[PDB]
Context: bound to proteins that are not shown
């Protein structure tokens, strides 16, 4: 040297 | 998308 | 009657 790695919901932008 |  | 996909934010 952040490359890795990362459950569910919901908003809000772009498209 | 118009 | 409100959809895909990206990127952030919040919450649990």
């Nucleotide at each position: 040297a952040u490359c890795u790695a990362u459950a569910a919901u919901a908003g809000c932008c772009u498209c | 998308u118009c | 009657g409100a959809c895909g996909a990206g990127g952030c934010u919040a919450u649990u």